28S ribosomal RNA, nucleotides 1684 to 2738 from Drosophila melanogaster: 829 nucleotides with solved positions. Rfam match: Eukaryotic large subunit ribosomal RNA. Released in 2014, the model rests on electron microscopy data to a resolution of 6 angstroms. It comes from the structure "Structure of the D. melanogaster 80S ribosome". The work is reported in "Structures of the human and Drosophila 80S ribosome" (Anger et al., Nature, 2013). Among the 80 different proteins in the entry, which are not shown, are 60S ribosomal protein L35A, 40S ribosomal protein S12 and 60S ribosomal protein L15.
Context: one part of a larger RNA, bound to proteins that are not shown
C1' cells in the first nucleotide's frame, strides 16, 4: 500500500452542565459566578524518604506533544527563584567495609578479615638510678 | 626518667545515637532558613558570686557592722594569737558560687510486643455569653462560624512511685482494673524527691493573631471595641508515668557526657585583700563546610508512554455503628480518563424471573440462600481444652413512659454578739 | 431575716439535695410485616480420602494431598577433634564447649515398630607373613637393566550393622457329606509379609460379589480381601482439631436447568476528531 480517511480503537473511577469573558477556533482543556456530582480525611488531601532534575513559578504562547480539540500545560520560547551555628548531612558506630601484614598468588590481588609487625601501643600541667 | 597501656588506622544508618530556635510578617515562585522580634548552645573574653570577724571605727554601755571565732596574758591592748577548699537539714535531703591535678568505680547513651492503670495535649461533643453569616410560609437566642497563645524562663507544681521520721501491726491490714507489699516496718501520721503532667506570670506593645465595623471610591495605611465562663470521655490520636502477660525469645552498639571515693598541690595574712579549667549569674565576639523550589504519583519516580501496573512512612473531621468497617457528609482536593446522537444483535459489569427446584455439568462451576446482636437451645466425636456461631428455635421500627447503673457537698438541732 | 462566733454524733442506700454523662433492662402506643430494613455480613448437616495444626513455594497457566513443621529416631565428635570452605595463606560453626556443634531420616498426639546382613553400603582394640606400590632392601650383571624378597593402605577373610537399601514363598496329602485344611510333609531362600490395612489416593480382571444410600449409581460407603503389583519410621494403623485441599448423601437455596425473557449502566453501531496491526 490492500486491511484502512477508517475497520480495531480512543469504552473501568456515573460526568457532565447553565454560561460570562476571550480568541483564528473554545463542552472539558482558560477561567469566574452557576451547578451536578466524585475522592469521602486508611483522601484523588495536606508532607516528606528514596527517587526525579529544573520537572517550581511569571511572562510569551505556535507548529509539533497533551493517542481529541487545546488560545492553556509537567509542551515550546524567556526570565526568576532553593539563603540556617540551632533541620539533615556533618560527627559516630551497626551489619558489614577499605587495607599497611608475617605471608601466599602468574602477577594483578587475595570470591582474603590476614591480621602477624623492635616499644606496629594510647600517654603525662613529670623530675632523681630503665 | 619514672606509673600504666598491644591490629596499625578509616569508611559505614540522610530512618539508630545526637550540641543548640521559636512565633509573627514577607516570594511570582523560598523559610523551624529572609525579615522582624525573643531565645538556645559551643568555643572563647571581661566583671560578680564564704570571707569585712578575735575586733571595732562608731556609741558612755546597750547594740551595730559583726557570714560564724577561738583561748590565755597583761592595770590595758589594734601587745601574744587560732582557723578560714560553704552552709543547713535527724533523716529523706536542701542551694547560686565555696580547690579537677590524677585514679578507679557507676549511672546516663541504652532499646523487643500486647494487655490495662494513671495523667495531659490537639481534635471531639455541648450550654452560656462579645460578634458575623444563613433559613425564617411556620416554628428555632437555631445552624455554621468566631472566642488564639509560642521557644523560652521564673515560680507553683498531681495523680504515680520511690526514700525518710514516728510508732508497732495479727483479729491479716493496706490495696490495684488486673495481688503486690508489711517486724526488709505496713496502716496510720508527719515529711522528702524526680518536673512526670498542668497551672500563673515574664514572652504579650488594649502584642502577635483572629472577629466585627469606622475613615479614605479604595487600595497601601491609620483607627475603634471585643478576644470570654463552664460540663464531659470519648478517643474516629498521640505523649508520658507507674505495672504487668509471654517466652529452651529476654528484646543494639559506639561517639558523648557526668557522678563517686582516694593521693598531690596551691589557696592557708584579717584590718581581711582576696581568689575560684570557677561542668555559676550577666554581658562582648565567633560559629566555617554542604542540602533546603516542586513532583513523591491513574501528569514531575521505574515500566519505550501524561500507560488501571508497582513503587516505604507522618498527620486525623462530623453522623451511622463493633469498627481507622461499609455508606453519606463537612474541609481540602477533583470532575482530565475525545465526546455527542442512536442507547440494535452479541457483550461485559450489575440485577430479577412464575410454577417445578440441579431434572444441569466433570463437578453445585457461577448464582442464590445464610449473615450483625440478644436471647433460647445445642449433637455425633473429642487429645476433654474443643466440636460451637454445631443443629434448632425467638426477636430487632418509632414513638412515649418507667427503673437500674455514677459524681459532690449540703441539711438537722442549739447556744451567745451586733443590726 | 442579715451578718460574725462556738458543739455533736447518729441522719446513710439514690438521707436530701444538686451536678455529671450515657449504658443495660422493662412496659405501653403505633404502622399494611413495616422493623439487622441502606451497608455490615458464615448456607447448613451425614462421611469418606490426605495432610496433625498455623505456616511454605513453581513472580507470568499447578497453593495441594508437595515442602516445612513441633515430636521420634539415627549418626560423628573432648578440639592437633568432627562437619565444613579456601589452589593455598588463613578460615566458618564458635564471642560454641556434648543439657553443645555438625550431619540425617521419618513426620504431631494415640498405638504399633516383626522376621532378614545373604546381596549393595556402613564398621572393627579383629588371624591379618591373604593380596600387595613406590621410596627402602637383596640379588645376577661391567652396568644401564632384570629379578626376588618383605609390604601399608584398600580389598577380601571372619565378626557386627535394616528408625541403609530394600526383601518378607511355591509344590502334597490329611476332618463328621461336599468343601476347606488347624495338620505333617517336600523344595528352595537372607527372612519366607508377622502387626495391621485393603478391590484403598494402590487390585490387572473390576462395573469382581455382597448389603447400603436410589425408581434409577462403570460414582461413594462399609464388607469380603491368594492382596496382578497393600504393609510396618523404605513407617503401618487410628484420629479430635485445623484445610480459597480430593470425595459422595441429603436438605435449604437459586435462571445450574426445565425455557427462555426482560431491566440498568458503558459499548459494539453512526457521528466530529483521532488512529494503528494481524496477513497478503
Nucleotide at each position: 500500500g490492500g486491511a484502512u480517511a477508517g475497520u480495531a480503537g480512543c469504552a473501568a473511577a456515573u460526568a457532565a452542565u447553565c454560561g460570562a469573558a476571550u480568541g483564528a477556533g473554545a463542552g472539558c482543556c482558560u477561567u469566574g459566578g452557576a451547578g451536578g456530582a466524585c475522592u469521602g480525611a486508611a483522601g484523588u488531601g495536606g508532607a516528606g524518604a528514596a527517587g526525579g532534575g529544573u520537572u517550581u513559578c511569571g511572562u510569551g504562547u505556535g507548529a509539533a506533544c497533551a493517542g481529541u480539540g487545546g488560545u492553556u500545560g509537567a509542551u515550546c520560547a524567556c526570565g526568576a527563584g532553593u539563603u540556617a551555628g540551632u533541620c539533615g548531612g556533618u560527627c559516630c558506630u551497626a551489619a558489614g567495609u577499605u587495607c599497611a601484614a608475617g605471608g601466599c598468588g602468574a602477577a594483578a590481588g587475595c570470591g582474603a578479615a590476614a591480621a602477624u609487625u623492635u616499644u606496629c601501643a594510647a600517654g603525662u600541667a613529670a623530675a632523681a638510678c630503665a | 626518667u619514672a606509673a600504666u597501656u598491644u591490629u596499625g588506622a578509616a569508611c559505614g544508618a540522610a530512618a539508630g545515637g545526637g550540641a543548640a530556635u521559636a512565633c509573627g510578617g514577607u516570594u511570582c515562585c523560598a523559610a523551624u532558613u529572609c525579615c522582624g522580634u525573643a531565645a538556645c548552645c559551643u568555643g572563647u573574653u571581661g566583671a560578680g558570686u564564704a570571707u569585712c570577724c578575735g575586733u571595732u571605727u562608731g556609741u558612755u554601755a546597750u547594740u551595730a557592722a559583726a557570714u560564724a571565732u577561738g583561748g590565755g596574758c597583761c592595770u590595758c591592748g589594734u601587745g601574744c594569737u587560732c582557723a578560714u577548699c560553704c552552709u543547713g537539714g535527724c533523716a529523706a535531703c536542701a542551694g547560686g558560687a565555696a580547690c579537677g591535678a590524677c585514679c578507679a568505680u557507676a549511672a546516663a547513651g541504652a532499646a523487643g510486643c500486647c494487655g490495662u492503670c494513671g495523667a495531659g495535649a490537639g481534635a471531639u461533643a455541648u450550654c452560656g455569653g462579645a460578634a458575623g453569616a444563613g433559613u425564617u410560609u411556620u416554628c428555632u437566642u437555631u445552624u455554621c462560624u468566631g472566642u488564639u497563645u509560642u521557644a523560652u524562663a521564673g515560680c507553683c507544681g498531681u495523680a504515680c512511685u520511690a526514700c525518710c521520721a514516728u510508732g508497732g501491726a495479727a483479729g491479716u491490714c493496706u490495696u490495684u482494673c488486673g495481688c503486690a507489699g508489711a517486724g526488709a516496718g505496713a496502716u496510720a501520721u508527719g515529711g522528702u524527691a524526680g518536673a512526670u503532667g498542668g497551672g500563673c506570670u515574664a514572652g504579650a506593645a488594649g502584642a502577635g493573631c483572629a472577629u466585627g465595623a469606622c475613615a479614605u471610591a479604595u487600595a497601601c495605611u491609620g483607627u475603634u471595641g471585643u478576644g470570654u465562663c463552664g460540663a464531659u470521655a470519648u478517643u474516629u490520636u498521640c505523649u508520658c508515668c507507674u505495672c504487668g502477660g509471654a517466652c529452651c525469645u529476654u528484646g543494639a552498639a559506639a561517639a558523648u557526657u557526668u557522678a563517686u571515693g582516694g593521693u598531690g598541690g596551691g589557696g592557708a595574712c584579717a584590718c581581711g585583700c582576696a581568689a575560684a579549667c570557677u561542668u555559676c549569674u550577666c554581658a562582648a565576639c565567633a560559629g566555617g563546610c554542604c542540602g533546603u523550589a516542586c513532583c513523591a504519583a491513574u501528569a514531575u519516580c521505574c515500566g519505550c508512554a501524561g500507560c488501571u501496573g508497582g513503587u516505604c512512612u507522618c498527620c486525623a473531621a462530623g453522623g451511622u455503628g463493633a469498627a481507622g468497617a461499609g455508606u453519606c457528609u463537612c474541609u481540602a482536593g477533583u470532575c482530565g480518563a475525545u465526546a455527542g446522537a442512536a442507547u440494535a444483535a452479541u457483550g461485559u459489569a450489575g440485577g430479577u424471573a412464575a410454577g417445578g427446584g440441579a431434572a444441569g455439568u466433570c463437578g453445585g462451576c457461577a448464582a442464590a440462600u445464610u449473615a450483625g446482636a440478644u436471647c433460647c437451645g445445642u449433637a455425633a466425636c473429642u487429645u476433654c481444652g474443643g466440636g460451637a456461631u454445631a443443629a434448632g428455635g425467638a426477636u430487632u421500627g418509632g414513638c412515649u413512659c418507667u427503673g437500674a447503673a455514677g459524681a459532690u457537698u449540703g441539711a438537722g438541732a442549739u447556744a451567745g454578739u451586733c443590726g | 431575716c442579715g451578718a460574725u462566733u462556738a458543739u455533736c454524733a447518729a441522719u446513710u442506700a439514690a438521707c436530701a439535695a444538686u451536678c455529671a454523662a450515657u449504658u443495660c433492662a422493662g412496659a405501653a402506643c403505633u404502622g399494611g410485616c413495616a422493623c439487622g430494613g441502606a451497608c455490615u455480613u458464615g448456607g447448613g448437616g451425614a462421611a469418606u480420602c490426605c495432610g496433625a495444626c498455623u505456616g511454605u513455594c513453581u513472580a507470568a497457566u499447578u497453593a495441594a494431598a508437595a515442602c516445612a513443621a513441633a515430636g521420634c529416631a539415627u549418626u560423628g565428635u573432648g578440639a592437633u577433634g568432627g562437619c565444613c570452605c579456601u589452589a593455598g595463606c588463613g578460615g566458618g560453626u564458635g564471642u560454641u564447649g556434648a543439657c553443645a556443634c555438625a550431619a540425617u531420616g521419618u513426620g504431631a498426639u494415640u498405638u504399633c515398630u516383626g522376621c532378614c546382613c545373604a546381596g549393595u553400603g556402613c564398621u572393627c582394640u579383629g588371624a591379618a607373613u591373604g593380596u600387595c606400590a613406590a621410596a627402602g632392601u637383596g640379588a645376577a650383571g661391567a652396568a644401564a637393566u632384570u629379578c626376588a624378597a618383605g609390604u601399608a593402605a584398600g580389598c577380601g577373610c571372619g565378626g557386627g550393622u535394616c528408625a541403609a537399601c530394600g526383601g518378607c514363598g511355591g509344590g502334597a496329602g490329611u476332618a463328621a457329606c461336599u468343601a476347606u485344611g488347624a495338620c505333617u510333609c517336600u523344595c528352595u531362600u537372607a527372612a519366607g509379609g508377622u502387626a495391621g490395612c485393603c478391590a484403598a489416593a494402590u487390585g490387572c480382571c473390576u462395573c469382581g460379589u455382597c448389603a447400603u444410600c436410589u425408581a434409577a449409581u462403570u460414582a461413594g460407603u462399609g464388607a469380603c480381601g491368594c492382596g496382578c503389583a497393600u504393609g510396618a519410621a523404605u513407617g503401618g494403623a487410628u484420629u479430635a482439631a485445623c484445610g480459597a485441599g480430593a470425595u459422595u448423601c441429603c436438605u435449604a437455596c437459586u435462571g445450574u436447568c426445565c425455557c427462555u425473557a426482560u431491566c440498568u449502566a458503558c459499548u459494539a453501531u453512526c457521528u466530529a476528531g483521532c488512529g494503528a496491526a494481524a496477513c497478503c